[PDB]
Context: bound to proteins that are not shown
RNA sequence: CAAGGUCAUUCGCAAGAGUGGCCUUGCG
Numbered sequence: 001c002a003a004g005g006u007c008a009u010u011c012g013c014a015a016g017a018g019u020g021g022c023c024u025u026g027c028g
Stems, first nucleotide, its partner, number of pairs: 001026011
């Protein structure tokens, strides 16, 4: 700078997304 899981929280009919915390992976 990116990726995945998770907890809390907000938005949403759902899908999904936002914000904060944690674990981990990759690259420089």
An RNA: 28 nucleotides with solved positions.
Protein in the same entry: Ribonuclease III.
The 2007 paper behind the entry is "A stepwise model for double-stranded RNA processing by ribonuclease III".
The depositors describe the entry as "Crystal structure of RNase III from Aquifex aeolicus complexed with ds-RNA at 2.5-Angstrom Resolution".
Released in 2007, the model rests on X-ray crystallography data to a resolution of 2.5 A.
Keywords: Ribonuclease III, dsRNA, RNA interference, endonucleolytic cleavage, hydrolase-RNA COMPLEX.